[PDB]
Context: bound to proteins that are not shown
RNA sequence: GAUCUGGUUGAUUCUGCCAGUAGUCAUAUGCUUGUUUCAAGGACUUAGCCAUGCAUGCCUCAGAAUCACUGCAU
RNA sequence: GCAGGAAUCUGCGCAUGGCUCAUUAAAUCAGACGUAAUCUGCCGCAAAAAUCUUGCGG
RNA sequence: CCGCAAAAUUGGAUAACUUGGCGAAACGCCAAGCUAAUACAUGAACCAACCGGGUGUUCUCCAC
RNA sequence: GUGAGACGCCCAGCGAAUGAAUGACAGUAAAACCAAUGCCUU
RNA sequence: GCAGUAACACCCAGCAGUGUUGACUCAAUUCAUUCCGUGCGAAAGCCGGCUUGUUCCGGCGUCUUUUGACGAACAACUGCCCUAUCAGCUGGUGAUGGCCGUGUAGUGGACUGCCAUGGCGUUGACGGGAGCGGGGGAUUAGGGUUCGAUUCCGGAGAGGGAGCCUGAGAAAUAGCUACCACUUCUACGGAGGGCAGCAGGCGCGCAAAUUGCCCAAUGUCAAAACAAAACGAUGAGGCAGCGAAAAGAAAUAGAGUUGU
RNA sequence: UUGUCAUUUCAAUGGGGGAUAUUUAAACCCAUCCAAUAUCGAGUAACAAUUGGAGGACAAGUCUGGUGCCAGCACCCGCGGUAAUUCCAGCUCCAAAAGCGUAUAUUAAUGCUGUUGCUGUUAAAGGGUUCGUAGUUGAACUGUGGGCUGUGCAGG
RNA sequence: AGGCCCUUGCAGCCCGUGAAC
RNA sequence: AAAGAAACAAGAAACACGGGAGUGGGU
RNA sequence: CGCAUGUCAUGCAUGCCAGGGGGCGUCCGUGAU
RNA sequence: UUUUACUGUGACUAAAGAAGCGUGACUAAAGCAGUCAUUUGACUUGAAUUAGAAAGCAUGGGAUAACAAAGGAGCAGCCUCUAGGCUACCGUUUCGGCUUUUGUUGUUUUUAAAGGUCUAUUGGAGAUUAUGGAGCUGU
RNA sequence: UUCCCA
RNA sequence: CGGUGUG
RNA sequence: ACGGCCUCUAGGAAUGAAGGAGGGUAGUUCGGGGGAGAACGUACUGGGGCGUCAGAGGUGAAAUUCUUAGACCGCACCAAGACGAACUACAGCGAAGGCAUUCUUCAAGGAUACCUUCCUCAAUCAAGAACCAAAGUGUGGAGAUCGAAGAUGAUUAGAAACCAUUGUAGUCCACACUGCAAACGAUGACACCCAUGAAUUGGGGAU
RNA sequence: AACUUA
RNA sequence: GUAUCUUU
RNA sequence: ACGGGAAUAUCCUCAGCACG
RNA sequence: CACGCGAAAGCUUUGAGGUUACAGUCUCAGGGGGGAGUACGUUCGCAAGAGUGAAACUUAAAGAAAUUGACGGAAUGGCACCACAAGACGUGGAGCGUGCGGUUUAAUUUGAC
RNA sequence: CAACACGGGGAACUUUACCAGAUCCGGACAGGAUGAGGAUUGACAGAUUGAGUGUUCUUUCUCGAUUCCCUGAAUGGUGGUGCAUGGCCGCUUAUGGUCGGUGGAGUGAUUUGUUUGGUUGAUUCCGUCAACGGACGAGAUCCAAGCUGCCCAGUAGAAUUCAGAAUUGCCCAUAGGAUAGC
RNA sequence: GCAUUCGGUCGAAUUCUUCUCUGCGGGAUUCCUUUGUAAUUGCACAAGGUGAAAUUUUGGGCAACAGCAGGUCUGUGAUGCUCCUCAAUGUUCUGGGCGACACGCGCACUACAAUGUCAGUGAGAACAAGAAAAACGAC
RNA sequence: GUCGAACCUACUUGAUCAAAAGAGUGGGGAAACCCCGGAAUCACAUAGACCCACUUGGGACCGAGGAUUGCAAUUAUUGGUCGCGCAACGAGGAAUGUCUCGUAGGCGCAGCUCAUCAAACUGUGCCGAUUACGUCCCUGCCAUUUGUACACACCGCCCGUCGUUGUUUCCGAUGAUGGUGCAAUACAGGUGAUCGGACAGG
RNA sequence: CGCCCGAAAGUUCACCGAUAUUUCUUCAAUAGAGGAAGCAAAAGUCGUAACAAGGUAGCUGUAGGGGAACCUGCAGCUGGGACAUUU
Repeated sequence: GAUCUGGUUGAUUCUGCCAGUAGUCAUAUGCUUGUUUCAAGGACUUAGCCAUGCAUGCCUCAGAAUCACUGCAU
Repeated sequence: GCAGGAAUCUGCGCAUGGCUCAUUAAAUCAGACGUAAUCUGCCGCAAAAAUCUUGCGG
Repeated sequence: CCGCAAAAUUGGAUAACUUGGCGAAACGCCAAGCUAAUACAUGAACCAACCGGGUGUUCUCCAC
Repeated sequence: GUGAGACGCCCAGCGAAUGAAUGACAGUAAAACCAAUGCCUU
Repeated sequence: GCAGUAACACCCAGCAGUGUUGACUCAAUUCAUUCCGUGCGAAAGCCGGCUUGUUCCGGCGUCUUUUGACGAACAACUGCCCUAUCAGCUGGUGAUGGCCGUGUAGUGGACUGCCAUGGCGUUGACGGGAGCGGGGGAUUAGGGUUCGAUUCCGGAGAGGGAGCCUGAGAAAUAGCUACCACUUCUACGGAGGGCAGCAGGCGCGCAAAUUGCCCAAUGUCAAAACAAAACGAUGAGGCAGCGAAAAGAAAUAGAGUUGU
Repeated sequence: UUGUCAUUUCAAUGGGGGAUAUUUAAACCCAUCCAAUAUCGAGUAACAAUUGGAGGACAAGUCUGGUGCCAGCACCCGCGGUAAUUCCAGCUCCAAAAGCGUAUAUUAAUGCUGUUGCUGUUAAAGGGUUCGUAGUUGAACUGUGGGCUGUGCAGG
Repeated sequence: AGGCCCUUGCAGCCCGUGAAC
Repeated sequence: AAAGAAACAAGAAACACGGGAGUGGGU
Repeated sequence: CGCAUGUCAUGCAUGCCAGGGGGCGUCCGUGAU
Repeated sequence: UUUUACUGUGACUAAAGAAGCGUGACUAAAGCAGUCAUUUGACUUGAAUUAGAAAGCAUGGGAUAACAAAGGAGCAGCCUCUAGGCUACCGUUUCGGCUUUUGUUGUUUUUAAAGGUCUAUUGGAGAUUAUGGAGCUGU
Repeated sequence: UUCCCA
Repeated sequence: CGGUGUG
Repeated sequence: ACGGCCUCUAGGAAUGAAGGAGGGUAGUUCGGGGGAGAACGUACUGGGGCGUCAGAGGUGAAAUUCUUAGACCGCACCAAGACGAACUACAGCGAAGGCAUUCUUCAAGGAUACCUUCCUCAAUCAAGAACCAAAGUGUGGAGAUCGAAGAUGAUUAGAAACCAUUGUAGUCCACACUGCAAACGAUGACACCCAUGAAUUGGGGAU
Repeated sequence: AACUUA
Repeated sequence: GUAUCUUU
Repeated sequence: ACGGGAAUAUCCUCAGCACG
Repeated sequence: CACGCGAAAGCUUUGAGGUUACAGUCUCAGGGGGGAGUACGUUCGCAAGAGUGAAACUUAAAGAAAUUGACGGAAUGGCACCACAAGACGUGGAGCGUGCGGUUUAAUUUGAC
Repeated sequence: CAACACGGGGAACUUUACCAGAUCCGGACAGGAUGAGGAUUGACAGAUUGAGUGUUCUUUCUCGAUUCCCUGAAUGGUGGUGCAUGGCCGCUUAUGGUCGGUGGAGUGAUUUGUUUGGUUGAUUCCGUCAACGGACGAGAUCCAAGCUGCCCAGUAGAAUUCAGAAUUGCCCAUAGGAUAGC
Repeated sequence: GCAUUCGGUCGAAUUCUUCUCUGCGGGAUUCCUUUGUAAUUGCACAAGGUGAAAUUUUGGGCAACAGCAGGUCUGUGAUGCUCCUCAAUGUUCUGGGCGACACGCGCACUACAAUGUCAGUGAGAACAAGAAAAACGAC
Repeated sequence: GUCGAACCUACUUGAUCAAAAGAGUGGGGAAACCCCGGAAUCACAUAGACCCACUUGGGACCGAGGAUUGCAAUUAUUGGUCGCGCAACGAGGAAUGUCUCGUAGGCGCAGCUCAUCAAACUGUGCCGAUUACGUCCCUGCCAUUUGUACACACCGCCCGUCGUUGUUUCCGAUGAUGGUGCAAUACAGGUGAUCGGACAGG
Repeated sequence: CGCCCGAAAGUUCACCGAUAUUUCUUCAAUAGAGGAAGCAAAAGUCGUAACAAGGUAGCUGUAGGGGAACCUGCAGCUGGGACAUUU
């Protein structure tokens, strides 16, 4: 960094694909893993089925008290 | 009588948030425009002179 | 309807609660008896103005 | 009688419905006639 | 007899001769008639302060009218993948337009009745296949290719369908009604349920965490500052647990001395 | 001169262990400290780095054993049939490194989708010929002014 | 040589010809 | 280049509106 | 700042350079082989 | 009676993200913070600017092009000074509207002006010779 | 007669 | 002086 | 050429004619271009006529085959269907496929020539249209030659191939289909530029 | 100094 | 520049 | 007489199939 | 027959030239080799067929032009008794010697075909 | 072809690599165990045996530090592999073939040189020429044969002269031809 | 002028190099000639001549460059790797085998007879080989 | 520190009686002895035998005696003698080898292997021709041109049925599942009208 | 104080319209006797069509025929085995 390399022939020059190469907040998987910061996280397939618990309530000096409510007080 | 105050009527909210992406191509969406074709609680600034009422006696 | 007067001293119900309760249960339910609200219903003359429209087979005036 | 003034009566608030009128003008210069009405004088 | 003279038969000798837009049958005013609940209280309301007041002075709450704002709903100027082994599409029973209506908050074939044959298509209609659309991600000379279920914006849904009440706003689903498919309790008479909210189970798969803590922050609702017998709710959200998706910084050793 | 090796020393530091505490709603992570009179700790620093490879593409062995077209490797070319640079191992070495392989998809590689920018005699590919509608494309012309001053190898 | 044409810049133009002062 | 003529000029020209211009602008 | 409209006017107002000719704003109308 | 593409400026256009300015969060991925006197507070602290498909809006430029028109007898039309004479104008299946000053409003009318047809009549043009061309007679 | 040239 | 142009 | 009475009198103001296209005229040009009709030419085959007599044919060699009932061969004829040799060419014409005797005819077509006309009318083309060798199909004709299929004889290990003798469909014509070619220059159409020598076809110009 | 007819 | 052959 | 004819020669030219 | 072009063969006013110094206009087709111009559908056709036209799957080449060899029942010119021709003398038939193969064997050691 | 009177391969033993058996160490050396009255060697006789083979055995002698004894090692092999090799040979191939340098041509493999023609067994020559100069092979060289010169012979020969010997002219066969001496 | 013969006549004298031996030389090359083939140049060819020899004089030896998985590990103290190694695949000795035959093939020898076989007689080549010690016997 | 025996030979003997032997003497280191090298083809007017037959052609196989090499002879080592000759073989099918002048063919000899043993080979001489002196037909070789799909190089490459095994599709009587749409018939629930008026009020 | 008012269950009709059934349409997957095609699998069979004039030059189109490659007719091409012979 506006880059290529291996495979057709006895050798050559081509066309041409196959294979190699690098990235991916791109997913999975295998091996490994001392420290720290920042983060995605049941979308893909089954808008499939769901036990249990929680997830939306609100009162002030300023709507309504005779709790047979409480404290004090006659 | 004073102060708290369960409960319950009343008023407001629960049409927002959160989740998901099944549906969907003159749809949805983006930028850009319209509603003089309309509805609009809460919030802001304003407006308001209708109305034969009540109490004692006959 | 009439008179006097003007700080409008408006009215019925229903919760909670009490009683009897139904139902295996159900964020399921009756019936009766109390009492409130900015719930529901009713309702305010004079004070208190400016302006306009239609009329009386009503008065006071001018011209005929 | 395009007469005037009083009093009496019925309506005359916000919003809504129907009808009617408004919600402007912006393309020309002078004279007389009559009816009423303004002033000027009597 | 017409110079002077905004208008007007007094109590008002100037108490609108003058709304707005780009454009209005709009704003607003006058006249006539109407409103029958499907409108309109000074809530016949509450609390304070003092100086305690048949006019004391504030803070709230509420009916109706009006228009800014936060929104809602409708309309559409241009643009968006593959496919012709999809070439015609639409018009009984709306297809395109017209007329009077109806319905709507409102425009409209949105809908009834009556008329006219139109409207669309190789500049690809119609049908089919794959997809929520953007903001944006990856890759990188340039031109491009490709991804976008997912944080923000817009749309749609709450097992599948439809219908509806309340309300300013819902065709609402931790609201209702019914049917279909699944399901739970029962004393058999009956009564229930909707995690595509948070956490978590079962299945499915190559494939993805805790049935944790907290309202301290960010916000929402609300009758609500905080405080004082006196602490609103909030799995929205935040904080930790799990987590080698991915990203940043960085250990696992440093200097000698003697001999070899 | 070195450099490796065998010695032998010196100091430093976190991982970790704790706290007068700090953080935090409370904790937990970070940060601060190892006396402020008064605070634990590295030598095989065993507090021990892995994952893929070593014919070519492609960095790294004519190494040593084993196996003998078997087992296996090998993305491709190929290797292995008794002297295997390739399999199974040891040694050594190479590459990236708290990371490194593998699978699938996608971008670059690809001027192998070509607007920029492809190819079509013989490699894949001009239609048998002509007419021809959509579509694409389409000849020239109305014309670009003077004058003055200064200035510049202007030039013939 | 002088004249002709051009580089740039400044000022004039009824900035073709005609028509006016 | 005052006027007229020529070139122009509708981002002009000829008309006409105090309810046109912070009381009818400059000159 | 006094004097001319007028004074039943919060006329507590109005003019206190006028005309002619030129130019500029605002609105409406007319006009294009 | 003249538009459109193109081109130059400007207007309108959420963040996050992407460019990018500044800033020793110990560096960095970040973040929009912070810095300095250390004081009862300065910096009247900072949070710069950009690009972002096409389409839409305003305006300058007119070379290259596009749209539309025309197919050239299938064509315009010469202005101007003065007099004058007639005619109101529009509506029109409809008997209707119709400027200004006459003090004002209604009613009836005039002088008119302003257009239009005509008679002329002055002076200027003309992008195509009218003192011409063609038909007609004589030398 | 104009114009060019001698 | 000759040549061109118009007579 | 000069003069003269009367009548008529919108009439000349339009860029240019592309070494772009389309038309016109001409030589009554040029050519195996196309269509129609009438003829000609030998040859293959067959048929008799007129002669002859023992073989002929075919092949590498043979055989299938023909032949004294006269084959083959010879002469002059007749019939029928094809074909148009030599000339025939790195020649002509046509859009391609294709096209070859002569004469008489019917419509075309290119090129050249022009101081004719005209005025952008053009280039290329999805859809659509017409044409298209051979083979093949349908209906009528025709049927000499050749000849897919088939038959026979050879060759061969086999040979239902190549070779030989035959032979159906065809081959030819009219009309109607088909639209499959190495339908080739394996080379799309239009337009521009482009160096050299010798030729060739058609039309013009000069001597 | 890119021939006025070859 | 430059001709050749045939021609009732 | 398809006869102011026909073909050659040199040069030029436009159109056509081509060659080294 | 010059540039120039092309992998080369070759092309060259008759381009396959005027092209990485890549843009005159339009149009058709191609994207490794097979499967395959096949299957399905559809249109046309009397039929034969024609136009349109995949996929699963398979495969590391297929292909193009040139070079050097080798080969040819291709051509040209030469050459050789391990070729022929003209011949000679034999071998192949017999007996036997010897070598090889087979058979056999305790072994008939073994190379060379 | 280029295996088969070939391995020089005509093998009675040996050769000999094969078969059935028996011997020797010709296993150096190094380190261990052992060992002086003995590490070992070699043997009479009987028997074991194919072996009047101390091979082994019974029995004893003899030898002597030469050797066993066992661990590694070493040694030899006509054992394998000529598809691991050298050397040599055969064949391609009995013909005329082969290769640089520099220069020309082609992107390149490659080509020209090294060729049209004629000639030669010959890439042998002439000649031509995008080739010019070289190298090998072919030719030349070498050996043998045929003719010949010098040299040369007691390891090859020849001719004369004296001696010593033999036949000796009349002879014609069993049937006795032809064939130079004068 | 002269009759021959006698390698044992194991005569004697002379003389010599014709035959033989051979280390170097000589000699042949298209050298010579064609009414020749060709040539219009050359390189050469063919017949004849010359000659012992007339075309590579004759016959051999040597012999390039590229190759073969040709043969040989049975030639070597030529050889990697590999196998056996003290009842050995080393090395000796004994015996057997390499020779073993229903058969197939290569290469030879001998024949099938009178151009012969036997039995006689005669004349007559060339290339070549030939014995032994650091043993043993004799002195 | 000198011969002397290994090897080859000549002559003689054996011999008062076969061959092969066995002996004795002499010579040679090799142009010296072998050796004047008496090779066999060949020749002979040899007045020889045989006379066309498997025969006096041909000697395979076999028997018996004896000698010789060797340490050893059986599976005969090899000579020599007499038998055996009744073993084929009377000129050799298809095929096939070598050869152009002192050559082919014939004929022996020497060397080499070797104690003993050549039908082999390496050389040598003797007798000595026929045919051709040409060609590219066969088999090949060299050079050049040309074609090529061969390069392990024509003993190359290579095509399609058929048979076996595996695998992907297509056709096919028939057999079946699920989703989305539309229509028709039933039709829950609801909204709106419509009556209805249990119960409740002024 | 009888006369004037609300209102529940229910009645009927229109409309919206789940859901169910039936027919149809289309999409997607699927079984199948048997008939085939293609592609693979070192050493099976039959021939030898192609590559040289491949031993009948090859190839294209078409039509017919044979175990199989292929053969045959008609027209065409050179990508041929001739760039070439009345100047």